[PDB]
Shown are 22 nucleotides from a PDB entry: RNA. Sample source: AmpliScribe T7 Transcription Kit. The PDB entry is titled "Solution Structure of RNA aptamer against AML1 Runt domain". The entry is an ensemble of 11 models. It was solved by solution-state NMR.
RNA sequence: GGACCCACCACGGCGAGGUCCA
Numbered sequence: 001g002g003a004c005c006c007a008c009c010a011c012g013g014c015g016a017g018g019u020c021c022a
Base pairs, nucleotide, nucleotide: 001021002020003019004018005017006015008013
Other pairs, nucleotide, nucleotide, family: 006016tHS009012tWS015016cHS
C1' cells in the first nucleotide's frame, strides 16, 4: 500500500484492533 472479518454508526461511511503477502 490493501482484502477479509468484527464492532461503532445519522445505515450514507469508518477503526479499536487482529490476521495475511510483499